[PDB]
């Protein structure tokens, strides 16, 4: 950093601008629905990253 | 990303190349002991990421 699956905080008042509805509150909340949502996990995919002053060689650890 | 203080896997064999030594194993490892080490945690420090078609506003999560 690219898929996939979870999870997943936060999701609020005003305005004829209208992804918000409803129903309470009385401040920017509460329920419920409706709709988005970084992160976080796990695997995959690819890449890096750490022990050496150099060369060859066998092997492990981490991140995105 | 920067810092500060912690934690930290991994720290192997051969060579006149000597940040490795010593002592074992017989493979490429084990014990101390030198010396390095990504990364993880935290708090600083900056600075990014989420709801919303826009405007104004009041809050909150999260990551590096």
């Nucleotide at each position: 950093g690219g898929g996939u699956c979870g999870u997943g905080a936060c999701u609020g008042g005003c305005g004829a601008a209208c992804a918000g509805g409803u129903g309470g509150g009385a401040a920017a909340c509460c329920a419920c629905c409706g709709g988005g949502g970084a992160g976080c996990g796990a695997c995959c995919c690819u890449u890096g990253c750490c022990g050496c002053c150099c060369g060859c060689c066998u092997g492990g650890g981490c991140a995105a």

Entry title: Structure of S. odontolytica ZTP riboswitch bound to m-1-pyridinyl-AICA. The RNA from Schaalia odontolytica has 128 modelled nucleotides. It holds a match to the Rfam family "ZMP/ZTP riboswitch aptamer (pfl RNA motif)". Crystallisation conditions: TBD. The model includes bound 5-amino-1-(pyridin-3-yl)-1H-imidazole-4-carboxamide (UG4).